Molecule: tRNA(Phe)
RNA sequence: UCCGUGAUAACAAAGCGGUUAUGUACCGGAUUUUUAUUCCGGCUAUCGGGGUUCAAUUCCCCGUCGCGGAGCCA
Numbered sequence: 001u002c003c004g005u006g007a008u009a010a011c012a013a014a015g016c017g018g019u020u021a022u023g024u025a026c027c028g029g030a031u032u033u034u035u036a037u038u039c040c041g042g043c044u045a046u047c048g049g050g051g052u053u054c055a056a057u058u059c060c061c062c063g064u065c066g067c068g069g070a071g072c073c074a
Stems, first nucleotide, its partner, number of pairs: 001070007010024003018054001026042005047063005
Other pairs, nucleotide, nucleotide, family: 008014tWH008045cSS009011cHS009013tWH013021tWS014045cWW015046tWW017053tWS017055tWS025043tWW031037cWW032036tHS052056tWH053055tHS
C1' cells in the first nucleotide's frame, strides 16, 4: 500500500430482501422480615455517509477502526 473480513444502544449479542430479538449494567414497580433470587416494565441502535429496492441489520459503493494475509519503498 494492496485483497479479503468484521461493526448496532452505556456494554454484550442476533435475526443467508419483507417495520424496535434479546441479555447485562442502569432506572423504575410487584412479591420475598431484610438481602440475593423471581416477576413485570423501561431503556438516547442497526459504525458514518451515499446508493439499489414496493420494502434493507441483510445487496451495492466510500470512510474509520480492529483482524488476518501478500507486497512497498530499496